Description:
An RNA structure from Spizellomyces punctatus, together with DNA, in which 121 nucleotides are resolved. The sample was in a buffer at pH 7.5. It was solved by electron microscopy to 3.22 angstrom. NCBI's taxonomy places the organism under Eukaryota, Opisthokonta, Chytridiomycotina, Spizellomycetaceae, Spizellomyces.
[PDB]
Context: bound to proteins that are not shown
RNA sequence: UCCGAGCCGGUUGUCGCGCGGUUCAAUCCCUGGUGCGGGUGCUAGU
RNA sequence: ACCGGCUCCGCACUAUCUAUAGGUUAUGAA
DNA sequence: TTTGA
DNA sequence: TTCATAACCTATAGATATGCCCGGGTA
DNA sequence: TACCCGGGCATAT
Numbered sequence: 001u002c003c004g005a006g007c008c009g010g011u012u013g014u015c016g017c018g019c020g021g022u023u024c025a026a027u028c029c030c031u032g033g034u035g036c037g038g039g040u041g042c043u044a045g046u
Numbered sequence: 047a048c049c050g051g052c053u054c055c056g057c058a059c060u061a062u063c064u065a066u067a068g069g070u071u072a073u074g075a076a
Numbered sequence: 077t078t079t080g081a
Numbered sequence: 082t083t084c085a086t087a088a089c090c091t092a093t094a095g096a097t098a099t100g101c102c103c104g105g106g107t108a
Numbered sequence: 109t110a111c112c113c114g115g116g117c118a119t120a121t
Base pairs, nucleotide, nucleotide: 002016004024005023006022007021008020009019010017031061032060033059034058035057036056037055038054039053041052042051043050045048046047062096063095064094065093066092067091068090069089070088071087072086073085074084075083076082097120098119099118100117101116102115103114104113105112106111107110108109
Other pairs, nucleotide, nucleotide, family: 065092tWW
């Protein structure tokens, strides 16, 4: 009674750093992934 | 057609659950 | 080893 | 150091189907 | 009296 992951440093292959900065990822609803095509939905210039 | 990514469609390959016991955790009592 | 009283 | 209720983990064991009979009803 | 059917009970190694 609390917490995500990645990257840049203090930093040097260091923190249960309640150290500084940056990105997306999940809090309801959902059995999960993998390789093929389609159907057109969104995403990028011809 | 250069083509990568997210979303559905369907083709087939894969994923071991239930009950109990023990240790621990969270809460409520000592 | 592992991370705590 | 003791108890209760959930969970997280680790470990054990088990993960359906066929046949015989009997009693109540019906012919 | 006798047959049928639904359900209760038993057991697989």

Notes:
Entry title: Spizellomyces punctatus Fanzor (SpuFz) State 5.